[PDB]
An RNA structure (Guide RNA) with a sequence from Streptococcus pyogenes, together with DNA, in which 117 nucleotides are resolved.
The structure was determined by X-ray diffraction at 2 angstrom resolution and released in 2016.
It was solved together with CRISPR-associated endonuclease Cas9.
Keywords: CRISPR-Cas9, genome engineering, HYDROLASE-RNA-DNA complex.
Crystals were grown from: 15-17% PEG 3350, 0.4 M KSCN, 0.1 M Tris-acetate.
Hirano et al. published it in Mol.Cell in 2016: "Structural Basis for the Altered PAM Specificities of Engineered CRISPR-Cas9".
The entry also models potassium, magnesium and acetate ions.

Context: bound to proteins that are not shown
RNA sequence: GGAAAUUAGGUGCGCUUGGCGUUUUAGAGCUAGAAAUAGCAAGUUAAAAUAAGGCUAGUCCGUUAUCAACUUGAAAAAGUG
DNA sequence: CAATCTCAGCCAAGCGCACCTAATTTCC
DNA sequence: TGAGATTG
Numbered sequence: 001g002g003a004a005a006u007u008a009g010g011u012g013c014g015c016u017u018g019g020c021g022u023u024u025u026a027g028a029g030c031u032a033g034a035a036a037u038a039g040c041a042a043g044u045u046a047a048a049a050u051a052a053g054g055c056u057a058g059u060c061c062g063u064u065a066u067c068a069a070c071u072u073g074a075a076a077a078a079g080u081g
Numbered sequence: 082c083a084a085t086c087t088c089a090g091c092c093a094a095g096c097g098c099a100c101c102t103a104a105t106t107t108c109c
Numbered sequence: 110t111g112a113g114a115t116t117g
Stems, first nucleotide, its partner, number of pairs: 001109020021050006029040004053061002055058001069080004082117008
C1' cells in the first nucleotide's frame, strides 16, 4: 500500500409506488334596491394539468455532470500569450 | 425611478447494486 | 437570491 471475514454507521446511482397542494371549470346562490351596496344562505366534491414540449412514437424521453475568449474545423476536437 | 415588501412545491413507501469510514481476527 | 409587486 492491499485482501477476506465480523460488527456498525454513512454516501452514491437506479427502479417501482402512495397522499396532498395548486391552477381553470362544474357544483342554478337568495331577498331588497335603478345602482353603489346591505341582510342572509352556502361551503367538505369532481374533471383536467403538474415542467413548454420532443421524435425516436416507447405505457419512451425532458431539471445531474461538463462550459472564459480566440483560431481552424457545422461537430468532435486541436491549437494560441 | 427608489425603497420596501414579498415569495419560493411538499409529505410518504418499498427495492437493487456499488462505494466510503472504523473497530476486530487473519494474511499479502 | 433573483425577481414580482406595492409603496414612496